[PDB]
An RNA structure (23S ribosomal RNA, nucleotides 3 to 570) from Staphylococcus aureus, in which 564 nucleotides are resolved. The reconstruction used 68,392 particles. Rfam match: Bacterial large subunit ribosomal RNA. The entry has 28 different proteins, among them Large ribosomal subunit protein uL4, Large ribosomal subunit protein bL19 and Large ribosomal subunit protein uL30. Released in 2024, the model rests on cryo-EM data to a resolution of 2.53 angstrom. NCBI's taxonomy places the organism under Bacteria, Bacillati, Bacilli, Caryophanales, Staphylococcus. The depositors describe the entry as "Cryo-EM structure of Staphylococcus aureus (15B196) 50S ribosome in complex with MCX-190". Ma et al. published it in Cell Discov in 2024: "Synthetic macrolides overcoming MLS B K-resistant pathogens".
Context: one part of a larger RNA, bound to proteins that are not shown
RNA sequence: UUAAGUUAUUAAGGGCGCACGGUGGAUGCCUUGGCACUAGAAGCCGAUGAAGGACGUUACUAACGACGAUAUGCUUUGGGGAGCUGUAAGUAAGCUUUGAUCCAGAGAUUUCCGAAUGGGGAAACCCAGCAUGAGUUAUGUCAUGUUAUCGAUAUGUGAAUACAUAGCAUAUCAGAAGGCACACCCGGAGAACUGAAACAUCUUAGUACCCGGAGGAAGAGAAAGAAAAUUCGAUUCCCUUAGUAGCGGCGAGCGAAAUGGGAAGAGCCCAAACCAACAAGCUUGCUUGUUGGGGUUGUAGGACACUCUA
RNA sequence: GAGUUACAAAGGACGACAUUAGACGAAUCAUCUGGAAAGAUGAAUCAAAGAAGGUAAUAAUCCUGUAGUCGAAAAUGUUGUCUCUCUUGAGUGGAUCCUGAGUACGACGGAGCACGUGAAAUUCCGUCGGAAUCUGGGAGGACCAUCUCCUAAGGCUAAAUACUCUCUAGUGACCGAUAGUGAACCAGUACCGUGAGGGAAAGGUGAAAAGCACCCCGGAAGGGGAGUGAAAUAGAACCUGAAACCGUGUGCUU
Numbered sequence: 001u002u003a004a005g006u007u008a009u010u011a012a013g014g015g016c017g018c019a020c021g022g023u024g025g026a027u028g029c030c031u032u033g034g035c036a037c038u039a040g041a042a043g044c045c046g047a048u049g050a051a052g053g054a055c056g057u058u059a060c061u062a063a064c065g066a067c068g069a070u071a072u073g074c075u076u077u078g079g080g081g082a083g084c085u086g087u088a089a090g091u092a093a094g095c096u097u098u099g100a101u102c103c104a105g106a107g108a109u110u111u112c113c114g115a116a117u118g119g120g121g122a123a124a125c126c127c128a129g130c131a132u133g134a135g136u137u138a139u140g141u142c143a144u145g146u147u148a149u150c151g152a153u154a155u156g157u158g159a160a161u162a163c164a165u166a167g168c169a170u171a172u173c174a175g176a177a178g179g180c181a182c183a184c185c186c187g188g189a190g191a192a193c194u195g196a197a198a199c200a201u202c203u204u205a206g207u208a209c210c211c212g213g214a215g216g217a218a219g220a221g222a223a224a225g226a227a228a229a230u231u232c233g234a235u236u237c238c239c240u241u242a243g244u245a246g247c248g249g250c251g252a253g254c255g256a257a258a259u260g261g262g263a264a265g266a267g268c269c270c271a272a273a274c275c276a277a278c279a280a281g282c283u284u285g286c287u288u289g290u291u292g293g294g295g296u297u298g299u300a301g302g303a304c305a306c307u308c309u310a
Numbered sequence: 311g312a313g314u315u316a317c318a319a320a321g322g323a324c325g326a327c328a329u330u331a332g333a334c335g336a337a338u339c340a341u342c343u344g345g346a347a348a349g350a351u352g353a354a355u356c357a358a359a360g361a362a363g364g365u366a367a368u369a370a371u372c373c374u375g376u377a378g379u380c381g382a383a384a385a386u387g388u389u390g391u392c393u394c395u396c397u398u399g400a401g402u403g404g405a406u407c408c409u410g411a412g413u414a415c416g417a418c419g420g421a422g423c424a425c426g427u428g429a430a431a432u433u434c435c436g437u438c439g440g441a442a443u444c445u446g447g448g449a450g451g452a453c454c455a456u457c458u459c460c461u462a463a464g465g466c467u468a469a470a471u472a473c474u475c476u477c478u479a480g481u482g483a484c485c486g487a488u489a490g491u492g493a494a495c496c497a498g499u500a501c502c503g504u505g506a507g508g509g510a511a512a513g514g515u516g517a518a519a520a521g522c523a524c525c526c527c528g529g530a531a532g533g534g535g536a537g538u539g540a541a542a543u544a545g546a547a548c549c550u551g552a553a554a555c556c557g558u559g560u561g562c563u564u
Stems, first nucleotide, its partner, number of pairs: 013564010028549001029514002033485002035482006042474002044179002052113003055068003063087002074107006083095002118127003128147007149176002151173005157167001184215001185213004195202001199249001236263004246254002267466003270410001274293002277291001278289002281287001300409004304403003313394001321393002325389001332380003338353005354371002356360001362374003415439006425451001446461005501508002521548001524535004
Other pairs, nucleotide, nucleotide, family: 011012cHS011013cHS023554tWW024553tHS025551tSS025552tHS026551tHS027550cWW030486tHS031486tHS031487tWH032494cSS032513tWS033490tSS033491tHS034490tSS041476cWW043181tWS043216tWS046115tWS047117cWH049115tHS049116tWS050116tHH050178tSS051114tHS053124tSS056071tSS057071tSS060090cWW061062cHS061089tWH061090cWH073108cWW078331tSS080099tWS080101tHS082096tHS082097tHS085093cWW135140tHS136138tHS148177cWW156168cWH158166tWS159165tWH160164tWW161163cHS181183cHS183216cWW183473cSS184472cSS185218tSS189209cWW190206tWS190208tHS191207tWH192205tHH193204tHS194203cWW195252cSS196251cSS201251tWW202252tWS206207cHS215217cSS216473tWS217471tWH220235cSS221234cSS222266tWS222267tHS222467tWH223233tHS224447tSS225231cWW225459tHS226459tWS228450cWS234469tWW235470tWW241258tHS242257tHH243244cHS243255tWS244256tWH245255tHS246424tWS248251tHS248252tHS263470cSS264469cSS266467tWS271296tWH271409tWS272295tHS272408cSS273294tHS273302tSS276291tWW277289cWW280287cWW281286cWW282285tWS297298cSS297409tWS298444cWW298461tWS302404tHS304405tWS307400cHH308399cWW309398tWS312395cWW313319cWS314320cHH315468cSS318395cHS320394cWS321322cHS322323cSS323391cWH324390cWH326388cWW329385cWH330384cWH335359tWS335377tHS336356cSS336359tWS337370tWS337371cSS337375cWW343347tWH344346tHS345366tSS346366tSS358377cSS359376cWS361375tHS365369tWH404405cHS404406cHS411442tHH412413cHS412440tWS413441tWH413463cSS414440tHS421427cHH421433cWH422428cWH422432cWW423432cWS430432cHS474475cHS485489cSS486494tWS487494tWS489494tWH492497tSS493497tSS497511tHH498499cHS498509tWS499510tWH500509tWS503505tHS515519tWH515544cSS516518tHS516520tHS516541cWS517539tHS517540tHH518539cWS519542tWW520538cSS520544tWW521545tSS521546tWS522536cWS522545tHS523536tHS528530tHS528531tHS537545tWW538542tWH539541tHS539544tHS
C1' cells in the first nucleotide's frame, strides 16, 4: 500500500440515578371561635310607639361598633387614680390630679320607617284638617300639640213611626292590636312516603305542617276515686308492676291500669233551702230583688228548731 | 284564728343576707446555656393561696390573680317582723225543706280510653227523645239481685314536673381551620335566583414593627448589596413547606 475481517466515537433528543431551584399548600405545632353540658339569676317587650331596620352623627373619611340633631355622646351619685381622644393606623387640634379618662347605679336627649294609628304610599316618602305660636304689609312659609279603627263607659240628638229603637254626634280611659325562643304547654284542624316483605282494615300517627290561646311554667286537682282494702284517702311526677293483663285482616304490630317503693308535703269558695231589714208591684196578706246574710256535705251535710262562747 | 300562692283584698315601715361597681391579699436569689430563661445547677422561702392565664423558653415565690377577708350612693329581686286588712265556733234532735235539668241517661252516627258503635259499662260530640229528688242518685268492664264505695251535672288552688333566646360562674379520655357553627376572618356576607329561597372561599411575619436609612440596574414591578433581627429561602401572598407538576446541571446508558 491493497484486500478480508472486527470494533469504537456520535446524542438532535430520550432513559435511570444524583444535586439544586420553583409552584402548591398537605403535615406538625398553635387559638381569635365552636360543641355538649352542670349549678345559680331570669323566663314578656310594645300606642309610655316594640322587635327590626333606613338615614345620620367624628377634625379629616368609608367600613364596623357606639350613639341619635344635646349624635364617636350630655347631667348626676359612688367609686375612680394618669393617662385619654373606639376599631385604625396615623398628623392635626386638644382634654386631664380643680378627680377628668374610665367603671357601675340613676336620669335626660332619643331623627325617619315599622302594629304604624291625620290621608295616601313602591317602609325609611309624599299630601293635609284643626288648635296654638313664629314670620311677612299680607299671601306663600315654618314650629309644637292634635286628628286612625275598634272597645267600654258617659252624655247629646234621634229615623222608616206614634212612643221608642236603629242611627248619628261628642267626651274619657297606660282597654285591644303588633313582635317573638326554630324550645316547653293547652286547645282547633290534620297528611303522606313508610311497615304489613302487595294492599284496602290496620301501621307510620294523632306524627309533620298549619293556624288560636297562653304562662313562666302550663295541663290536672280535692272523689259520683280506687278497692274487696285495714283505702296511698286531692293532683301530678319517678321506679316496678311488664312487654304482664289485654287489643290485633288475632297479621304487621299496638299495649296498660291497680297494688307496692319514692319526690312533693294544703284545702277551699259559690249556687239551693232560708232570711232580720229594707228599694219596687201588691195591701202589707201575698210577694219581686241582688243589697246582703245563710251554709256548702255521705258518719248524710246543711237550714230548721234548740243551747252555745268574741 | 286567717291572709294577699287557692282560701276577700289594697299598701308604708323597719331590719336581715344576698346581686348590678370594686378593695386588700403570702413567699427567690445566684450562676450556666441563650436572642431572651420560667429550663439546668446550687441555695432559700411561702402556702386556708401548688386553680388559671400571661411574661423574649417550661414560674407556687415576676405580673394578673387564687385561698381568705372586706365592700356598696343608687336602682333591684328576696325575706323577719310590726302594722294593716279581714272574722263565730259547736253540739243535739230532725216534723218539714234543701242539696247544681233539657241534665243524667237512652236511640242513631262518629271520636277517645292499651281495648276497631262496639258490652262500651268508664267517657265525649252531632241528631231526636228524656228521669228521680234521700222513703233518692252514680260506680264496682254484658250484666243484673245483694253487698261495698261514693254523692255528678258550679268554681279556685302552690310543690314535686317540661324547656333554654338569655345572663352569671364553671366543667369536658369534645373539635383544633377539608375539623368544630354556614360563619374563629366585617357571614346569612360574596354570589345565584323575579321571588320564596339557596348559599360559600378565606386564621398563623417577629419577642419587639425593630416593616429593610442609603447605594446600584429599571419608567415601574422586581432584584442585588448594605443595614434590622437569633433567623429575612422569617420581607409583609410573611411559621413549618410534603406530593402531583415545571425547570437547570450532570455520573452511567441509548